[PDB]
RNA sequence: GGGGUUGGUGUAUUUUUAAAUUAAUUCUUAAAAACUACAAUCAGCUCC
Numbered sequence: 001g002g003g004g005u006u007g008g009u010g011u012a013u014u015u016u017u018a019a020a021u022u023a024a025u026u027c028u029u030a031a032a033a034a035c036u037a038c039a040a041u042c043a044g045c046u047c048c
Stems, first nucleotide, its partner, number of pairs: 001048009010038002013034007
C1' cells in the first nucleotide's frame, strides 16, 4: 500500500415499556436497546 477477514458505524429489522382505544384478546401511535441483516467506510489481523 492492495486483496481477504474481525468488528464499530448508517438503512432497514427485532425485542421491551407507555398512551389512545375496544365487545374484546381492540387498533394505531410512543419510546429505548440490539447492533443480528445488508452495505459503505473506519481500524486490528493476514497474504503479496
The PDB entry is titled "Solution Structure of K10 TLS RNA (A-form mutant in lower helix)". K10 TLS RNA with a sequence from Drosophila melanogaster: 48 nucleotides with solved positions. Bullock et al. published it in Nat.Struct.Mol.Biol. in 2010: "A'-form RNA helices are required for cytoplasmic mRNA transport in Drosophila". NMR data were recorded at pH 6 and 298 K. The structure was determined by solution-state NMR and released in 2010. The entry is indexed under RNA transport, RNA hairpin, RNA. Sample source: PREPARED BY IN VITRO TRANSCRIPTION USING T7 RNA POLYMERASE. Rfam match: K10 transport/localisation element (TLS). It is annotated as a cis-regulatory element. From the family's description: This family represents the 44 nucleotide K10 transport/localisation element (TLS) from Drosophila melanogaster. K10 TLS is responsible for the transport and anterior localisation of K10 mRNA and acts to establish dorsoventral polarity in the oocyte. Gene Ontology terms of the family: mRNA transport and intracellular mRNA localization. Rfam 15.1 lists 18 matches to the family in 17 species.